Molecule: Manganese Mn2+ riboswitch aptamer (yybP-ykoY)
Organism: Lactococcus lactis
RNA sequence: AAAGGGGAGUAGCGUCGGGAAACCGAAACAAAGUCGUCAUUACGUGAGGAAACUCACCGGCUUUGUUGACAUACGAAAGUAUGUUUAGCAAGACCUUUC
Ligand code: GTP
Numbered sequence: 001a002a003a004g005g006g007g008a009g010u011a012g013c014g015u016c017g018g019g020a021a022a023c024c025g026a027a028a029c030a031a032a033g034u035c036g037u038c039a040u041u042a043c044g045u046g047a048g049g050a051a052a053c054u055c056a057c058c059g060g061c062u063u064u065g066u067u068g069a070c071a072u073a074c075g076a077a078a079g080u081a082u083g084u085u086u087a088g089c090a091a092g093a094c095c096u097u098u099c
Base pairs, nucleotide, nucleotide: 001098002097003096005094012089016025017024018023027067028066029065030064031063032062033061044057045056046055068085069084070083071082072081073080074079
C1' cells in the first nucleotide's frame, strides 16, 4: 500500500433549530427488525444444541405509532388542525491477509 477487522456508521467533520458569538438542542415510550459503544482498546451476556443457528435478556441504530418540543393558520386565551424533528461524508492509531 490493497482488502477485511477496528467503526452498535465508534470518534470526527457536516444538516436543521436557537443564538452576534461562544455554545447548545435534535427527546421520552412501546413494538417488529438490523447490529455490539462499554471489553488490561479485538470478542455483546447467557441458556439450549452436536452444528448451521436459536431464545431470552440488557443497549445503540433505522422503522411505525402514542407522546414531548418546535413552525405556521384560526383563536383574547386553553386548545383545535397541518407539518418538521440530524440527509449525507467518514476515520487514524492498533490488529488479520497479501505482493
Ligand atoms: P509498516 O507497515 O510497518 O511496514 O509501515 P507503515 O505502517 O506503512 O508506516 P510507514 O510510515 O513507516 O510506511 C508508509 C508506507 O509503507 C505506506 O505508504 C505503505 O505503502 C508502505 N508499506 C508498509 N507496509 C507495507 C506492506 O506490507 N506492503 C506494501 N505493499 N506496502 C507497505